């Protein structure tokens, strides 16, 4: 190099930012770009 975690809680959050209205109950959980860790055979 291809999956799930990374937020007790919750539909949605790994950290950091972005805004193309897409998604969406809008949204600290999301279209977009930065880097990711500890794992599965």
């Nucleotide at each position: 190099g291809c999956g799930g975690c990374u937020a007790a809680a919750g539909a949605g959050u790994g950290c950091a930012g972005a805004g193309u209205u897409a998604c969406u109950u809008a949204g600290u959980u999301c279209a977009c770009u930065g880097c990711a860790g500890a794992c599965g055979c």
aptamer: 41 nucleotides with solved positions. Released in 2013, the model rests on X-ray crystallography data to a resolution of 2.68 angstroms. Keywords: STRUCTURAL GENOMICS, PROTEIN STRUCTURE INITIATIVE, NYSGRC, PSI-Biology, New York Structural Genomics Research Consortium, Hydrolase-RNA complex. Crystals were grown from: 1.1M Malonic Acid, 0.15 M Ammonium Citrate Tribasic, 0.072 M Succinic Acid, 0.18 M DL-Malic Acid, 0.24 M Sodium Acetate, 0.3 M Sodium Formate, 0.096 M Ammonium Tartrate Dibasic, Final pH 7.0, VAPOR DIFFUSION, SITTING DROP, temperature 298K.